[PDB]
Context: bound to proteins that are not shown
RNA sequence: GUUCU
RNA sequence: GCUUCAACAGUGUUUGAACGGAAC
Numbered sequence: 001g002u003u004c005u
Numbered sequence: 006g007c008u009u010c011a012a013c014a015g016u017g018u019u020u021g022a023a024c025g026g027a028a029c
Base pairs, nucleotide, nucleotide: 001029002028003027004026005025006024008023009022010021011020012019013017
């Protein structure tokens, strides 16, 4: 930093 | 998520936000 919950 | 808080064409297995949690 991304994603799920 | 034995969560918190807020909203109300209007109380809902609602909507929104926060925090928590998991994976890379």
About this RNA
Shown are 29 nucleotides from a PDB entry: RNA (ferritin H IRE RNA). An Rfam search finds the family "Iron response element I" in it. A reference for the family is Hentze et al. (1987), "Identification of the iron-responsive element for the translational regulation of human ferritin mRNA", Science. The family has 62 seed sequences and 6,829 matches in Rfam 15.1. By type it is a cis-regulatory element. Rfam links the family to the GO term response to iron ion. The entry also contains Cytoplasmic aconitate hydratase, not shown here. The structure was determined by X-ray diffraction at 2.8 angstrom resolution and released in 2011. Crystallisation conditions: 220 mM ammonium phosphate monobasic, 50 mM sodium acetate, pH 5.06, VAPOR DIFFUSION, HANGING DROP, temperature 291K. The 2006 paper behind the entry is "Structure of dual function iron regulatory protein 1 complexed with ferritin IRE-RNA". Entry title: Crystal structure analysis of iron regulatory protein 1 in complex with ferritin H IRE RNA.